[PDB]
Context: one part of a larger RNA, bound to proteins that are not shown
Parts: sequence; C1' cells; structure tokens
RNA sequence: UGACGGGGGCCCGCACAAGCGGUGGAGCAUGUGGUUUAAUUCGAAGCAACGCGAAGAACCUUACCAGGCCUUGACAUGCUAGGGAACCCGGGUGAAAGCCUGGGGUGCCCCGCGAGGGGAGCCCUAGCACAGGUGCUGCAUGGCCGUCGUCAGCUCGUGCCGUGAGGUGUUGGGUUAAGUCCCGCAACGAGCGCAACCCCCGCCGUUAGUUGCCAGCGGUUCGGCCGGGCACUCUAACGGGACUGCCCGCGAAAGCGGGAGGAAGGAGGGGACGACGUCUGGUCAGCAUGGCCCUUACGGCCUGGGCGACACACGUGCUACAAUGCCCACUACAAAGCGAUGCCACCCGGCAACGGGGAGCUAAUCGCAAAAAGGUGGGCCCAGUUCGGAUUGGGGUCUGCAACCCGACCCCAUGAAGCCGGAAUCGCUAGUAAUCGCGGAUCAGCCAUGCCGCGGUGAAUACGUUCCCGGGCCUUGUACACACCGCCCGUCACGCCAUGGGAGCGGGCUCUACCCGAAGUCGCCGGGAGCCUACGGGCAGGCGCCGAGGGUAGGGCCCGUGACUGGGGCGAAGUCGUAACAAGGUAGCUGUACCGGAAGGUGCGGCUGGAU
Repeated sequence: UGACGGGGGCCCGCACAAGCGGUGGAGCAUGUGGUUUAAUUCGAAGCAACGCGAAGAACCUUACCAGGCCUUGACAUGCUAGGGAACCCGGGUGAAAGCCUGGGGUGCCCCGCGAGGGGAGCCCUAGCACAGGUGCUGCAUGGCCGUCGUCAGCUCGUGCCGUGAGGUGUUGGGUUAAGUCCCGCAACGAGCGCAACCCCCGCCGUUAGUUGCCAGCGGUUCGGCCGGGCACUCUAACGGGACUGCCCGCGAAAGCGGGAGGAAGGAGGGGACGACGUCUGGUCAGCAUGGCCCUUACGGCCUGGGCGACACACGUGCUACAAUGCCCACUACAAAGCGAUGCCACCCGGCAACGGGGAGCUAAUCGCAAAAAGGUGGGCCCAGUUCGGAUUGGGGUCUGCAACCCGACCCCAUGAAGCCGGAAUCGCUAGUAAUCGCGGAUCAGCCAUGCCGCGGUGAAUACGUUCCCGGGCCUUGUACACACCGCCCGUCACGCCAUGGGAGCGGGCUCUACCCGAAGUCGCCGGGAGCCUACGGGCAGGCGCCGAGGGUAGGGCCCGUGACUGGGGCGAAGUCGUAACAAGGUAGCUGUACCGGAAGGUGCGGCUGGAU
C1' cells in the first nucleotide's frame, strides 16, 4: 500500500424478507459426466462449463473409425520439356473415388494458293520449387468475447508532506442512481469512467395521401365496391415538449417533502453503450500468427459407419397429473416479420399428411393468415377418467440420389408413467411475474419442446436491512501479500546426522604412600686384610645417603567406546487434530502448579505487546 476479519460504522443489489409461479419426483426433448465402442471427432469445467461453439450431424457437413484409392498433389505463385491448347459427349471397370479408354475443331500476328513454324490466352503429361496438416502448444501471441460490474470507481500534471515505499488531491459535512452536485480544505486543475449526445416507445405539430385511411354527400350488384376527399386511423421523415421552469416549505448550498399546469415529473418506460484492471479466464477448431512436429502422408479423394451407443449420475427444458379443467360446433380482437424453380388465394381428388389444376404478388397492392388464451352454445361428472399422451403394432404422405442404423408429418389401433413431487433449489418489483398464440434466422427435409423477437390477457407483495450471498465509502486488527481456498502449531509413523545419559569396557596424563634399586657424586671406614710409597699418604676393597626406574596400593583430570535410552537438527509427496496470527471464533502472552493422545487446558497472580 493492499487483501481479509465469526471488527466497527454508513450505504446499495429480487441479496434477504413480503409475495407469485417453478425446478428437485414422473414421461419425454436436449447438453454433460461415466461406461461402452473399431470409432462413439474436438473444445467448454464452480458462480463466469452443461438447448454452450452448433442460427439445422441421414450422405454432405466432419475434424473420428473400417475398407478402396491419389503423389507438384483438392488449392496458390514459378520454371523445364511433350501433346495439343482450351471445351463438350459418351465408353470399360469398380461401392464411389480411381485406374483403363473412344470421340471431335485453337485464336492472334505471322512466310500463310503450299508441306510447315512458333508466341502465348488454356488443358493434358514426366520433373523441380513448393503445396497441404481442424497435428501440439490460448503457458510464446494478435483479434474477439466472458467476468467481477452499470459497480463508483481508476489515475494523471504541478505544488505541498515524508529519509523512503507512499500520502495529499480522491479524506472531511450534506446530497444523489453515480468521484452526482454543493459546502470545506496544501492543495489547484487535468484525464479515463457517471451523466449527456444516438435508437425504440408515450403527447402534439408541420410535410406528404397510394397499394393506406373513409368523417360527409351521391351512386352501391350489397365488398371504401365507384365518384369524391386526406379530415380520421396509418405510413415515415423534420420539429416541439420536461427544465425542479412556477407555488408553499424545509435548507448555507446542492437538494429533499408537498402543490399546479401538463399526454408526460423529478433519470418518463426500455435500448444502445461496460473505466484502470482481475481471472497466467475462454477460443492455435472462425480467422491471424511465432515455434514445435508430419511428407506415397499427422496431407488428399471416396464408399460405409460413428458423432444419435446405454447397467447409470447431473444440468437446461417440454408436456402433464386435471373441473379457475378436457372436448366438439359456431363466433371475435394483435404485432413483427417473411416471400419469383418463393409465399401460394381459389377449385377439385383424398378421413388426412398431401396430391393435380390455377389466379395474384419484383409486394402498405397479392400471399404466409387461422392469431391463441377469449366470447356463445352443447357434451364429459371426479373416475388413472372424454385426465395424461409416452410405448409399440399396422397403414400412408413428403423432402431428398438415398430416410436400416437415423428425418418430419398424417391416419387406424395400442393408452405407460404420473393423484402435485425427499434432502435441497430457481426466477420475477408492473404492463413485470404467470399464462396465450405469431414470426424469423439456420434451413432439401428435420429430430425447434432450443434461440432471437412480436403482440393478447394480465397479478400478488416489499413492515424492514437483524439474518444468508455479492458489492461501494471511512475506519480498526494482522504473524496474510501464492493475499482467509492466506498463514501456521505439536504428537505419532519413516529415513539421514549430530549430541546427552548409560551396567560398563579400553587408553592417555597425573598425584600420593611404601618396598626394591644400576651408574655416579658425596660422606664414613680402609681392620683378622691386599698393592704402592711419594708411609700422619694413596689406590684397591667395605659400608652409608640421595638416586633413573622397576614393583605394590589408592586417588584426580581427560579421551575413545557401550546393549539401551532422552530429547535435538534435517528430510518429506504420510496420520491426528486446529493451539497462534482477524475479538483467530474462550483476547494473547506470562511465572508457577495440577492434568490431558498432541498441539493445549484449567487454577492463582501478573503484563498490554488486547479488537470493540
């Protein structure tokens, strides 16, 4: 400076609450995990993967697998040479691909009445370059997107402050949907965001009047059908209007409560639009791209199969369990779109899907077209049913070369589960939720109950912010910074190393007491006694002290070592708990005492180095 807190404060979001309808059970549609499989291509992975890329998997798509094949190659830009250029038609063979084959004529500009010759628009053929790869790496990348978050935020310049990271401004009072605006201030401004500018809707106006509209009159075969008109509805461009502008009031101000005018009121409803950054988020398979990798193949062409499997698990959905309902007949009122081998009025064949006719419309003209819930009438009568429509048998239509795997639709029959859903869990604050139908993209058809839109009908409820999730601002603690999905403590298991203790064992040095004691000096003797005399002598010889050291006994210090044992360091990808750091979920630490597998707990007293 952050992030976090089972800290504080102030706020907000269908966050809770208040409500209303669901999901979780069931049958089915779809996506996924598993498993299976020759292959069931690949990516996506908590909010933010899972009807997601896929807005159309029978072949095609298609990247997977089996089998059959092709070698400058399905494709680009170059050269060598051969044919003839070119292009169209068929043939053999084979599942197709492919491999083998039978046809037919070139311009230019040219010597061209003539054999003949090339240039090069192009195809064919033997080579060289080089192609080609949805092979790996989103942890090398551009781009594009999700995401927190439509949240109120994120910074910069200069000045000031601090050694410095940085702070300041951006905090503070108030106000708002908002860093919204006001007031204050060592700050003063600037920027990316908020808001505005843009689109749709609600009122009015100007302009325009067919294919649209018909108020009036007149015709009317009885249909705005004709005259006639643009008034009205409309269509589609340009304006107006709303600004707290006026009033009362509270306010320093910005604003807040109320009142009026007005179709509209305090951002009018919805949309477009997404700050610095975060997620080493997602996508090398849309594309781009470094690099790494393959080259008779990790490239390519085809036929078939797989992507559609199924003991199971999960996500998103559809249709229901019925009477505020189901069914039949008759009968109303939308919008946005879409449509020339397209939508197809109408007529006919068909129980029907559809099929044969056939008119209109480059579409305000014609078509898709019926909107449906609704209204009137009638049936059902509480039943696993006239609820529900899965499962299967049989029969048909269509699209397409082809519906075995593996399409949709129509009809006859079959008529399953399901009696309102365990723990749990989702959405919505008004023209919303709930319910109803319509269209479009993709698209031959379609597995769409998905998605993007459009109108019909049309609620309940919000006391409140205590609680659960997510976020914004100030503040406080931190041992967090890989940021609480953080850190971190001790036992127990294992291995390596060193150390203490330990019955002892071994070695070094040392001290004491005594026994014995060489040489030698010194002292005594030198006679029962030798040699020399230099004879008051000397030497021999004897004795004595001290004495190297040897021996006996008991002690001191040190070193090496020892079955075993105590804790310690390190190792680590183990077991158990969670003590400390946030009030760490019982404030922490502390001396001591008792206790417990372990961190520890508790008593007593102490400290703040304890949030509020």
16S ribosomal RNA, nucleotides 921 to 1532 from Thermus thermophilus HB8: 612 nucleotides with solved positions. Rfam match: Bacterial small subunit ribosomal RNA. The literature on the family includes a 2001 paper in Science by Yusupov et al., "Crystal structure of the ribosome at 5.5 A resolution". Crystallisation conditions: Tris-HCl, PEG 20000, MPD, Arginine. The work is reported in "Structure of the mammalian antimicrobial peptide Bac7(1-16) bound within the exit tunnel of a bacterial ribosome" (Seefeldt et al., Nucleic Acids Res., 2016). Taxonomically the source falls in Thermus thermophilus (Bacteria, Thermotogati, Deinococcota, Thermales). Entry title: Crystal structure of the Bac7(1-16) antimicrobial peptide bound to the Thermus thermophilus 70S ribosome. Among the 50 different proteins in the entry, which are not shown, are 50S ribosomal protein L27, 50S ribosomal protein L20 and 50S ribosomal protein L16. The entry is indexed under Ribosome, bacterial ribosome, proline-rich antimicrobial peptide, antibiotics, protein biosynthesis.